[PDB]
RNA sequence: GGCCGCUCCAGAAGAGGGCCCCCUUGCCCGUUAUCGGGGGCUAGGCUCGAUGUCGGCC
Numbered sequence: 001g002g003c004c005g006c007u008c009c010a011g012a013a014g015a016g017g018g019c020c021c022c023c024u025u026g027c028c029c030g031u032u033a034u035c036g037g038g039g040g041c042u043a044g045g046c047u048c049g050a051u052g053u054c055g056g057c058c
Stems, first nucleotide, its partner, number of pairs: 001058005009052002014048003017042007026035001
């Protein structure tokens, strides 16, 4: 270089999670119950993705 992949490394990588604000609940929704849409943030700490700076094969 090529293919396959995440089982370990990297954070170069985005979703989950969490916090705040607007709209008198505002497409449709709503557990005898507080939503939806929009806006402002949080990243490498867990999960799941994706990646290569990783691993395997040739």
Keywords: Self-alkylating ribozyme, Antibody-assisted RNA crystallography, RNA catalysis, RNA-Immune System complex. An RNA structure (Self-alkylating ribozyme (58-MER)) with a sequence from Aeropyrum pernix, in which 58 nucleotides are resolved. Primary citation: Krochmal et al., Nat.Chem.Biol. (2022), "Structural basis for substrate binding and catalysis by a self-alkylating ribozyme". The PDB entry is titled "Crystal structure of a self-alkylating ribozyme - alkylated form with biotinylated epoxide substrate".